[PDB]
Context: bound to proteins that are not shown
RNA sequence: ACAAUCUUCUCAC
RNA sequence: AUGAGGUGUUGAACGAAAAUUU
RNA sequence: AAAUUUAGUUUGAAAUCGAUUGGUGAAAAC
RNA sequence: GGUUUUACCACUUUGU
Numbered sequence: 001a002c003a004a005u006c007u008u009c010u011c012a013c
Numbered sequence: 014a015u016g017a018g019g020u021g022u023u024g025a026a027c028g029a030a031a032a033u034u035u
Numbered sequence: 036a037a038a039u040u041u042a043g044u045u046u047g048a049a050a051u052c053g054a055u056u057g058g059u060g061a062a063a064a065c
Numbered sequence: 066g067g068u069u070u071u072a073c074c075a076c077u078u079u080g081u
Stems, first nucleotide, its partner, number of pairs: 009018004023049001024046004031040005058074001061070003
C1' cells in the first nucleotide's frame, strides 16, 4: 500500500 | 531431429446449423 | 426438456431484476 | 447429530 508470484520453457530419446 | 507436458480467458448483445450426452 | 463442444460478428474494463442451483468438506457451534 | 461462514471449493472438489 490503486505495490505484490500468470510462468521470457520443460522432460525423454 | 522426435514424443509428452505448459491450465491460464472482462461483461453484454447478435446469430447460423451441427454433433452429442443425460 | 438442460447440458457439453461450436461458424461468424458488434463493443469505452461498456452494465439498472431476470440467480443457475448438482456435488465435495473446512473451521466455529451445539 | 442439526446449525452459519466461505464470494473461482470442483470431481486431485473450501485449514499440512

The depositors describe the entry as "Ytm1 associated nascent 60S ribosome State 2". The RNA from Schizosaccharomyces pombe has 81 modelled nucleotides. The entry also models zinc ions. The entry is indexed under Nucleophosmin, ribosome biogenesis, fkbp, 60S ribosome, RIBOSOME. The 2022 paper behind the entry is "Chromatin localization of nucleophosmin organizes ribosome biogenesis".